[PDB]
Context: one part of a larger RNA, bound to proteins that are not shown
Molecule: 28S rRNA, nucleotides 366 to 1127
Organism: Giardia intestinalis assemblage A
RNA sequence: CCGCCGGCCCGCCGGCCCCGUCUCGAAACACGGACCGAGGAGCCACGCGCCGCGGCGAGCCCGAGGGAGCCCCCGCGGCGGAGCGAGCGCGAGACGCCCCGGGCCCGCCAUGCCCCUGCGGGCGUGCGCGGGCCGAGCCGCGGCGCGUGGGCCCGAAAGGCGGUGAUCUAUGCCCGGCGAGGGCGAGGCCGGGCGAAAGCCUGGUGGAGGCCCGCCGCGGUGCUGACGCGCAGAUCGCUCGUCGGAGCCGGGCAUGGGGGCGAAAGACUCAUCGAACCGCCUGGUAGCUGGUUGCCUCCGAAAUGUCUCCCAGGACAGCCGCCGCCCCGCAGUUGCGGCCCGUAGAGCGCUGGCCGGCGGGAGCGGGG
RNA sequence: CCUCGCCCGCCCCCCAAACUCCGAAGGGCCGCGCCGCCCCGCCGCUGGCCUGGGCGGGGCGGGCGAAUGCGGGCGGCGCGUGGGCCCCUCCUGGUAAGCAGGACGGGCGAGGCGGGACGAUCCGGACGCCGGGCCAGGGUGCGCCGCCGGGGCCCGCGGAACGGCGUCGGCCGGUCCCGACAG
RNA sequence: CAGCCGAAUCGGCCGGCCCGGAAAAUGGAGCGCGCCGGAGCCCCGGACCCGCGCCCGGCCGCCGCGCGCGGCGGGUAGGAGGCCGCAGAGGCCCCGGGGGCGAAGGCGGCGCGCAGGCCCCGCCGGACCGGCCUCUGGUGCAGAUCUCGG
Numbered sequence: 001c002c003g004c005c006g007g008c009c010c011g012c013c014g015g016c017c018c019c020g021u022c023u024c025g026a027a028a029c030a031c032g033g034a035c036c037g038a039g040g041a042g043c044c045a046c047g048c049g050c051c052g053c054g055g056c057g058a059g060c061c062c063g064a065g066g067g068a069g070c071c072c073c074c075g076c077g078g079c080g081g082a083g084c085g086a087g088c089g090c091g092a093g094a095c096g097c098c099c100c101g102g103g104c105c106c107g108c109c110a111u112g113c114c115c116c117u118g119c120g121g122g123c124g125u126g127c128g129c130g131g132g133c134c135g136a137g138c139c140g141c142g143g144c145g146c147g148u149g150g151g152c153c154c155g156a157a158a159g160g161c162g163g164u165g166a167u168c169u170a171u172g173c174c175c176g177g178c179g180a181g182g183g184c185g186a187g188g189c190c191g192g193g194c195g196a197a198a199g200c201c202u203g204g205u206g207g208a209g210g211c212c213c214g215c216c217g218c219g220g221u222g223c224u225g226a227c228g229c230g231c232a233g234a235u236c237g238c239u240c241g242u243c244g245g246a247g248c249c250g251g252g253c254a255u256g257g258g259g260g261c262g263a264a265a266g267a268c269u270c271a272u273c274g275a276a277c278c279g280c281c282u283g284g285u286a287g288c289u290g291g292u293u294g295c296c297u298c299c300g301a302a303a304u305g306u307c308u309c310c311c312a313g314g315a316c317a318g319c320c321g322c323c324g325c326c327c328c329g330c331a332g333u334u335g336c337g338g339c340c341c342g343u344a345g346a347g348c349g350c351u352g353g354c355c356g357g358c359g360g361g362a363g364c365g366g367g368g
Numbered sequence: 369c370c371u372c373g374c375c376c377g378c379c380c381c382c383c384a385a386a387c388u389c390c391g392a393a394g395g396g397c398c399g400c401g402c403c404g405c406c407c408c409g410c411c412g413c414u415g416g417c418c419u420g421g422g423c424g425g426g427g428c429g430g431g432c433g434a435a436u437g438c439g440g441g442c443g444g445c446g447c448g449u450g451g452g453c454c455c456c457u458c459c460u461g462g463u464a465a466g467c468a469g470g471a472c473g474g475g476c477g478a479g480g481c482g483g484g485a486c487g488a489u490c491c492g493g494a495c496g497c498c499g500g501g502c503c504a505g506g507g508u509g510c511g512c513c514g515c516c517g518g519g520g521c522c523c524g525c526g527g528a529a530c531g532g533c534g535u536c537g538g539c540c541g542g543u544c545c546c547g548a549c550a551g
Numbered sequence: 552c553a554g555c556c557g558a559a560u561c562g563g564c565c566g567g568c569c570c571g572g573a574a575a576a577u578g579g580a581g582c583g584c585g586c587c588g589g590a591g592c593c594c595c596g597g598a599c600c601c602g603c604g605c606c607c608g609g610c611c612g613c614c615g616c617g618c619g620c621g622g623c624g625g626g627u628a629g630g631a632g633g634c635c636g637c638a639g640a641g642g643c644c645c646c647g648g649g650g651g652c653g654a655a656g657g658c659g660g661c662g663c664g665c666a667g668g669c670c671c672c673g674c675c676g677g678a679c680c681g682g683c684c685u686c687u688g689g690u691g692c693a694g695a696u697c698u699c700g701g
Stems, first nucleotide, its partner, number of pairs: 003016006018033004035701005044149013059079001065074003083090002095102001103133006109126007152291002155288001159281006170255009181213003184209001188205007217242003222238002225236002257273001259269002294634006304317005318449002320446008329438003333435002335400007345390001346388002351384002356379005363374006402430010413420001452476004457471005481492003496610007506600003509584003515597007530571003534568010551555001611624005635691001637688008648680002656675005662669002
């Protein structure tokens, strides 16, 4: 004597779900976070656009470099100054505080008239596109945005180059070694009997076989037993298969990665195989998931249109911020005046649909 | 030879997103200050002409002619966004859906605070830090701040067709002191 | 029809509030306790309670302004202005900045500022430290199944 906020003479009263994140929407039975310290993510180079400032200004300019002076002196291109045109090429003045617009002029395209030096010159006319009408740029410093570089930080499944391994395991070759004890009883052989002959019957001997029971070995069925933070990154106990053979074991040697080896399971190739391991190319790429670090003040959205091998992304437009500049009446409103529309309701004239009643009968049918 | 049918006429029941002779509410577009008279100039357009039309100049008269509110216009550079959802009223598909798809206005997103016990959106109200007052929406037995007076009714689940002689209040019809109703 | 009585009665169609129709799996929800000529339902009148929403007064900031004062203040994504702090460089710090008469750092406690932060005091410690102006950047952490250590 139980957290935070507020009031109080201090434990009473009142209020308070766990943060960060994606999201229309989180206290969520959505994810990350036991705790503490330290580290930890828009920097730099180049290019392009626009804005602000400084110097000079129809010009401007620390190029490389040279003078023995980081800072002093000298120092070319370049860019600007004139455009248009595929090109041969041709080539601007007329107005203006500023802005907008007209009007003219140059080039490209097409035409009419005149004439010298002639598909050449001059004058004029006609649409469109860019330029012009008493030049405004160059250099430097800073900012914002974009692009290219590992490019705000961390993150693939892959692809390539060069090397290292057959102690495990697979297959082959050479040299060595090993297999208790029992059962069955093939060929060959001997005696006795029968038979005209051919042959047969019966007792023994003998010891064959990818034969059988079974120990060590070599395997690995079932309990779906134990163990499963293990004795152990595959072990233990019972039970089980085989046990003279296509058997088992040791050493030496051979075969190398899109290759080997395989009584074949995509198996094995040193805890790694539907393509090993080591280093490098490489901070490989990611429209996708996670994170991205002080304060106060002023403004403040969109979740829509079109195109897109587009649908978890972009470009252009809209919405918003900042920076300005100019001086020319405005309005998501009512009233008054003009014009437009074919919905609710209504209806059955048109296009269709649908119950019956009563009259006329030329024509037609049924029936009397 | 008559008797019903088809046909002709009238009358009549009921209809239509892709029927309309008619036709709203509601919307949309435009206007609401300069005017009148006279004369003059140019045209390469237009006319039979001494016509027109267009563009300018010069004189005369007149004048600011709906309400309400209030300063207007233009440019450059650039970011985020391109999954939305809910309410009101109006619709489409579906038996329906806290389903799917559209429309004017508003809200949440990105809006604190009080109430609806409890909720992103409902009812009020849109926010610097404080003291005092007034009061919207919603309520006033106790939890829990805040109530009385008057008139009437009266067995509190979401809920239908259909029942009730539970109670209260009505409307329209008969019979009845010339004696109804029930015994 | 009569006699007995001696005044209302009979039929149809409605309305309000009720009753029946009316059923589910842990024990439970007109918010609960409860109330019921109400503490229920409809209506009429007068009150009360409290969202700084509105009014009055004080203060802060922004935008305006006859410069006397006036109006206003939310905000995700995003944009802009003024600043706080860290490390280093070039200067200043009126006889040349502070320091063993005790620097940096650590622990505890006041004060100042809307805040980021700053300042002072006490204890520990044992040799360095920085206010203002200009310049520069590998410059500020709660998160990343973050890294390393405990």